[PDB]
Context: bound to proteins that are not shown
RNA sequence: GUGGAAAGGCGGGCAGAGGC
RNA sequence: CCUCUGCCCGCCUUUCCAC
Numbered sequence: 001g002u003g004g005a006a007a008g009g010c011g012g013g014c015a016g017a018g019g020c
Numbered sequence: 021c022c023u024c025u026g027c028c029c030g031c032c033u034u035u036c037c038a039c
Base pairs, nucleotide, nucleotide: 004036005035006034007033010030011029012028013027016025017023
């Protein structure tokens, strides 16, 4: 002898369906 | 180059202070 100490903005999601 | 789709669903602060 600190308005401090600890605390993932992430979990899932086919730019694809027909169109010579 | 034509036709539908063009973000959803959530948490949204929790807990500590020695008479």
An RNA structure with a sequence from Thermococcus onnurineus, in which 39 nucleotides are resolved. Ions in the entry include zinc. Jia et al. published it in Mol. Cell in 2019: "Type III-A CRISPR-Cas Csm Complexes: Assembly, Periodic RNA Cleavage, DNase Activity Regulation, and Autoimmunity". The PDB entry is titled "Cryo-EM structure of ternary Csm-crRNA-target RNA with anti-tag sequence complex in type III-A CRISPR-Cas system". Released in 2018, the model rests on cryo-electron microscopy data to a resolution of 3.1 A. Among the 5 different proteins in the entry, which are not shown, are Uncharacterized protein Csm4, Uncharacterized protein Csm1 and Uncharacterized protein Csm3.